[PDB]
Context: bound to proteins that are not shown
RNA sequence: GUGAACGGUGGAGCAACACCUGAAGGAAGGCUUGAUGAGCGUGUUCCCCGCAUACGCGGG
DNA sequence: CATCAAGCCTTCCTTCAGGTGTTGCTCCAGAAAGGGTGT
DNA sequence: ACACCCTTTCATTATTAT
Numbered sequence: 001g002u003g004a005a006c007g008g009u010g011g012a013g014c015a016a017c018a019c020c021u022g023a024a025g026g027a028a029g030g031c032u033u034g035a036u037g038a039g040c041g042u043g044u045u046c047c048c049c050g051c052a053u054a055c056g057c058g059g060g
Numbered sequence: 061c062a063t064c065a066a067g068c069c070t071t072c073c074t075t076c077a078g079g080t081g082t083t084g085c086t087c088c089a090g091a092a093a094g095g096g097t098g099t
Numbered sequence: 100a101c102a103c104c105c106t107t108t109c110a111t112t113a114t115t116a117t
Base pairs, nucleotide, nucleotide: 009089010088011087012086013085015083016082017081018080019079022076023075024074025073027071028070029069030068031067033065035063036062037061049058050057051056090109091108092107093106094105095104096103098101099100
Other pairs, nucleotide, nucleotide, family: 021077cWW022023cHS025074cWW034064cWW052053cWS061062cWH097102cWW
């Protein structure tokens, strides 16, 4: 030679017993699945719009 | 064979019961001193 | 005969927080 060095908080112990969620409460009252679309007229060159770029195409 | 309606409303919780009793720790943490007795 | 073991025996206070 840390006034140190050394030193088990352990052993045992039932949370449990009883206890009905539900007694009552109308899905109701009105409402054509039948309508609409599927057949009946015009008799010949004249106004606007784009592409072009006029030789003509497309539409209206 | 195609639409055409192709929901509207309003209800849309109610009452109590909404614990009770009991347990609610126990014990020991000394070490001589006077006797034995057992190797 | 001495180390090991089994019983008495005696001492005095005192409140408590978390």